[PDB]
């Protein structure tokens, strides 16, 4: 860097 | 339920 999950912020 | 970003864990 990329994927899954999870926590937050902003929006539809 | 979506999108962009982000906190921790797992993978490549």
């Nucleotide at each position: 860097g990329g994927a899954c999950u999870u926590u937050g912020g902003u929006c539809c």

This is an experimental structure of RNA, with 24 nucleotides shown. The entry is indexed under A-RNA, DOUBLE HELIX, INTERNAL LOOP, MISMATCHED, RNA. The PDB entry is titled "STRUCTURE OF AN RNA DOUBLE HELIX INCLUDING URACIL-URACIL BASE PAIRS IN AN INTERNAL LOOP". It was solved by X-ray diffraction to 2.64 angstroms.